Keywords: mRNA splicing, nuclear mRNA export, RNA BINDING PROTEIN/RNA, RNA BINDING PROTEIN-RNA complex. Solved structure of RNA (22-nt histone H2a mRNA element; 23-nt histone H2a mRNA element) from Mus musculus, 34 nucleotides shown. The sample was in a buffer at pH 7.5. Zhang et al. published it in Nucleic Acids Res. in 2025: "A common structural mechanism for RNA recognition by the SF3B complex in mRNA splicing and export". Method: electron microscopy, resolution 3.3 angstroms. The entry became public in 2025. Ions in the entry include zinc.

[PDB]
Context: bound to proteins that are not shown
């Protein structure tokens, strides 16, 4: 010092519907 | 292009 970890809860997508401008 | 809602896909963690 260059060194990676703990179960208060997350990553990527899609199909469809209501209002406004 | 704004504020919302429902349904569904990856032996996803």
């Nucleotide at each position: 010092a260059c060194a990676a970890c703990a179960a208060g809860a997350a990553g990527a997508c899609g199909c469809g519907c209501a209002u406004c401008a | 292009g704004a504020c919302g809602c429902g349904c569904a896909u990856c032996a996803u963690a």